[PDB]
Method: electron microscopy, resolution 3 A. The entry became public in 2018. An RNA structure (23S ribosomal RNA, nucleotides 2 to 535) from Spinacia oleracea, in which 640 nucleotides are resolved. The reconstruction used 130,300 particles.
Context: one part of a larger RNA, bound to proteins that are not shown
C1' cells in the first nucleotide's frame, strides 16, 4: 500500500437527577369581623308626623357617617380640663384658662316621600281656597218624620290609625310522609296566611279533685309512666289522682230590699257554701289592716375624679435573658418597636350629681272593712242548663261514652233546689254554672351592659372582617357573589444612566429592599434556564 | 486560533415544478464561427395567431346608415431578436488523510 474485520471518540430536540427562578395562594403564625352561652335589663318609636328612604348642609367636598333651610349644628343645667374645627391629611380662616373641642341630663329645630291625613299622583312630585283626611270627643244648627236619624257649620299640639326578630292569643287550616300499598288513622291542629296584643301573654279564686280518709285558685319542673287505657286493637297515640319543689293574692258586680225616676236609670244595701243575704229585733260595731294624688328624703342608674411599686447591660427595638430592688384591699384586661404586678390607660379601695329616671320609706284624707237570736214566706245571674238530632274536642277513633264546646229544633227548677262523682237509678259525699278583673314562678331574643369559652381564624365564622344584601341576573316576586396581612416607624426610594411612558439597573433609607408597593411565611400541579449521564 | 476545501443552504430573477418545503433553470448577459455553449423574467421590436374592418377625414343619402382610405384597428398568456429595467449586495454551515485488530505485501 492492498484486502477483510469490528464500530472507539465526537455529535440532538428530548428524557432522568440536581440546583436556581417564575406562575400560583396550600400549610403555619395573625386580626380589622363573627358565633354560642351565664347573670341582669329591655322589648322601644309614632298625627308633637314614626320605622325606613330620597334630596341636601362643611372655605374648597367623590364616598361613608353625623346633622336638617336654626343643616358637618342651636339653648340650658352639670361634669371636664388643654388644645381643637368627623372619617381624612392638606389648604384658607377661626374658637380657646374670661375654661373651647369633648362627655352626660332636660329642651329646640327637624326640608320632600312614606300610616300620609288639604286635593291629585307614575313614592321622594304637581295643583292649591293653605287645610291633621276619616272615625271618636266637645258645641251650634235641626231632611223625608212629631220625637229622632242623616246631613251642615265651628272648636280642639286631638283620643285612635302605622311600624314591630322571636315568644303568646284568636280565626282559616294543608300535602309529601308513616302504616313498608291505601281510604279509618298518622304526619297535625304542625307548617303557612290573616287579625290582635304585651313585656310577657294566656289561664285563674271550685256548680272543682277525691272516695268513706282527706285536699282547698291558676301556672311551671321532677315523678307517677311510656303505667291505666285508646287504636283497620294495625301503624302508632297517651293520661290523671296521691307524692316532692319553684312561686303564692285574692277582689269587684247582677238580684231581694230601701230612696230617687213615666220608664230607662242613679245612689245605698249585698257577694256566700258544714249554705249565705234581704227581712225584723238585740246589740257597741269598725284605733291599730289594705290604700294613699302635695310632695320629703334613702338607695342605685344616666358624665367623672383620687389611685402604691425598677434601674443598668444585652449592637433595629427589651416587657424576655442574667444580675440587683420594690408595691400589693391593686398578679383583672388592653396597649406599648419584643412576651410587663412596678412604662401608659387602668384595676383593688375610696370619693362624687345641678337635672332626669327607677326601687323603697314617710305624708294629706277621702278611704274597702269586724258579733247574738227570730224566719223551713222574699232573692241565688234563663231562651240558660237539659232533652232529640247533626258534629267537634277531651289520652279516649260512638264505643257502655260520661265530663267540656258549638249549629238546628225544643225547653226546666231556686236551697224543701240544682250540678258533678265516666250510660243510668237509688243513697251518701263534694260543689254552687249561665257576669267580670287580677302580681309572682313560666316561654322568646331584632337588641342593651357586664362576664365566660377543651367556639371559628378569611373555602372557616352571620350571606357579608373593603361603598353586602353591594356588584350581577330577573318584567316581577326573588335569587345572590368574590376580593384580608410591606414595615417598629413611609423613612414609599433625592440624584445619575436606559428613558416618550410603563419598567428596570446603581445610589440612598431600613435590622432586613434577595420587605420596593401587583411588596409578609410562600407547598403542589403548570411554564422554564443551567449543569452531570443518556 | 486564523482563514473559508470541494460542495450545500439562504438571498436575487423565474418556471410547462409546486399547498408550504422540495425539484429544475438563471444570476452582467460573451468572443470566435461553418457552425450548436453566455437572454431568467418583464418591457420593447418583429412574426404566427385571434377578433373581423378602428379613430379621424372625404364621398353618397332628408335621415337612420352605407362606403373609401385599410387583411385596418385592437390583442398577442406564444415563437425569434434586443441587455432597455431588475438578477445588485452579498451572508451562514463546511476542510484531524479518516480510531482500534488481523492477514498478505513492502
Nucleotide at each position: 500500500u492492498c484486502a477483510a474485520a469490528c464500530g472507539a471518540g465526537g455529535a440532538a430536540a428530548g428524557g432522568c437527577u440536581u440546583a436556581c427562578g417564575g406562575u400560583g395562594g396550600a400549610u403555619a403564625c395573625c386580626u380589622a369581623g363573627g358565633c354560642a352561652c351565664c347573670c341582669a335589663g329591655a322589648g322601644a318609636c309614632g298625627a308633637g308626623g314614626a320605622a325606613g328612604g330620597g334630596c341636601g348642609u362643611a372655605u374648597u367636598a367623590a364616598u361613608c357617617g353625623a346633622c336638617g333651610a336654626a343643616a358637618u349644628g342651636c339653648u340650658u343645667c352639670g361634669g371636664g380640663g388643654a388644645g381643637u374645627u368627623g372619617a381624612a391629611a392638606a389648604u384658607a380662616a377661626g374658637c380657646a384658662g374670661a375654661g373651647a373641642u369633648c362627655c352626660g341630663g332636660a329642651g329646640a329645630u327637624u326640608c320632600c316621600c312614606g300610616a300620609a291625613u288639604a286635593g291629585g299622583u307614575c313614592a321622594a312630585c304637581c295643583u292649591u281656597u293653605c287645610g291633621a283626611a276619616c272615625u271618636u270627643c266637645u258645641g251650634c244648627u235641626g231632611a223625608a218624620u212629631c220625637c229622632a236619624u242623616g246631613g251642615g257649620c265651628a272648636g280642639g299640639c286631638a283620643a285612635g290609625a302605622g311600624a314591630c326578630a322571636a315568644c303568646c292569643u284568636g280565626g282559616c287550616g294543608a300535602a309529601c310522609u308513616g302504616a313498608a300499598a291505601c281510604a279509618u288513622c298518622u304526619u297535625a291542629g304542625u307548617a303557612g296566611c290573616c287579625a290582635g296584643a304585651g313585656g310577657a301573654a294566656a289561664a285563674g279564686a271550685a256548680a272543682g279533685c277525691a272516695a268513706a280518709a282527706g285536699c282547698g285558685a291558676u301556672u311551671c319542673c321532677c315523678g307517677u309512666a311510656g303505667u291505666a287505657g285508646c287504636g283497620g286493637c294495625g301503624a302508632g297515640c297517651g293520661a290523671a289522682a296521691u307524692g316532692g319543689g319553684a312561686g303564692c293574692a285574692g277582689c269587684c258586680u247582677a238580684a231581694a230590699c230601701c230612696g230617687u225616676g213615666a220608664a230607662a236609670a242613679c245612689g245605698g244595701g249585698g257577694u256566700u257554701g258544714u249554705g249565705g243575704g234581704a227581712g225584723a229585733g238585740c246589740a257597741a260595731u269598725a284605733c291599730a289592716a289594705g290604700c294613699g294624688u302635695c310632695g320629703u328624703g334613702c338607695u342605685g342608674c344616666u358624665a367623672g375624679g383620687c389611685g402604691a411599686a425598677u434601674c443598668a447591660g444585652u449592637g433595629g427595638a427589651g416587657u424576655g435573658c442574667g444580675g440587683a430592688a420594690c408595691c400589693c384591699u391593686a398578679g383583672a384586661u388592653g396597649g406599648u418597636g419584643a412576651a410587663a404586678g412596678u412604662c401608659c390607660a387602668g384595676u383593688a379601695g375610696c370619693c362624687g350629681a345641678a337635672a332626669g329616671c327607677a326601687u323603697c320609706a314617710c305624708u294629706a284624707g277621702c278611704u274597702u272593712a269586724u258579733g247574738c237570736u227570730c224566719u223551713g214566706a222574699c232573692c241565688c245571674g234563663a231562651g240558660u242548663a237539659g232533652c232529640a238530632u247533626g258534629g267537634g274536642g277531651c289520652a279516649c277513633g260512638u264505643g257502655g261514652a260520661a265530663u267540656c264546646c258549638c249549629g238546628u229544633g225544643u225547653g226546666a227548677a231556686u236551697c224543701a233546689g240544682c250540678a258533678a262523682g265516666g250510660a243510668c237509678c237509688a243513697c251518701c259525699u263534694u260543689g254552687c254554672a249561665a257576669g267580670g278583673c287580677u302580681a309572682a314562678a313560666u316561654a322568646c331574643u331584632c337588641c342593651u351592659g357586664g362576664g365566660u369559652g377543651a367556639c371559628c381564624g378569611a373555602u372557616a365564622g352571620c350571606g357579608a372582617a373593603g361603598u353586602a344584601g353591594u356588584a350581577c341576573c330577573g318584567u316581577g316576586a326573588g335569587g345572590g357573589a368574590a376580593g384580608g396581612g410591606u414595615g417598629a416607624a413611609a423613612a414609599g426610594a433625592a440624584c445619575c444612566c436606559c428613558c416618550a411612558u410603563c419598567g428596570g439597573g446603581g445610589a440612598g433609607u431600613g435590622a432586613a429592599a434577595u420587605a420596593g408597593a401587583a411588596c409578609a411565611u410562600g407547598a403542589a400541579a403548570c411554564c422554564g434556564u443551567a449543569a452531570g449521564c443518556u | 486560533a486564523g482563514a473559508g476545501a470541494a460542495g450545500g443552504u439562504c438571498a436575487c430573477g423565474g418556471c410547462g415544478a409546486g399547498a408550504c418545503g422540495a425539484g429544475c433553470c438563471g444570476u452582467u448577459u460573451a468572443u470566435c464561427a461553418u457552425u450548436a455553449c453566455g437572454a431568467u423574467a418583464g418591457g420593447u421590436g418583429u412574426c404566427a395567431a385571434g377578433u373581423g374592418g378602428a379613430a379621424g377625414u372625404g364621398c353618397a343619402g332628408u335621415g337612420a346608415u352605407g362606403u373609401a382610405u385599410g387583411c385596418a384597428g385592437c390583442u398577442g398568456a406564444g415563437g425569434c431578436a434586443u441587455c432597455c429595467u431588475a438578477a445588485c449586495a452579498g451572508a451562514c454551515c463546511c476542510a484531524c488523510a479518516g480510531a482500534c485488530u488481523u492477514g498478505a505485501a513492502c

About this RNA: The 2018 paper behind the entry is "Structure of the chloroplast ribosome with chl-RRF and hibernation-promoting factor". The depositors describe the entry as "Structure of the chloroplast ribosome with chl-RRF and hibernation-promoting factor". It holds a match to the Rfam family "Bacterial large subunit ribosomal RNA". On this family, see Cannone et al., BMC Bioinformatics 2002: "The comparative RNA web (CRW) site: an online database of comparative sequence and structure information for ribosomal, intron, and other RNAs".